[PDB]
Molecule: Distal Stem I region of the glyQS T box leader RNA
């Protein structure tokens, strides 16, 4: 690399209405409008995933 199998680690995704924009929760720092909750930056977390792991070939 290509199957298979799995979630320690890493990375995506993840619901109405409002709103340009939320899987959620927390903490710095932030705040016109909407929202309870809102763009950064740290940290924690639930699910299905694969530029994650393992095992065959």
């Nucleotide at each position: 690399g290509g199957a298979a199998c799995c979630c320690u680690c890493u990375c995506u995704u993840c619901c109405g209405a409002a709103g340009c924009g939320a899987g959620c929760c927390g903490g710095g720092g932030g705040c016109g409008g909407u929202g309870g909750g809102a763009g950064c930056c740290c940290g924690g977390u639930g699910a299905a995933g694969a530029c994650g792991g393992u095992u065959c070939c």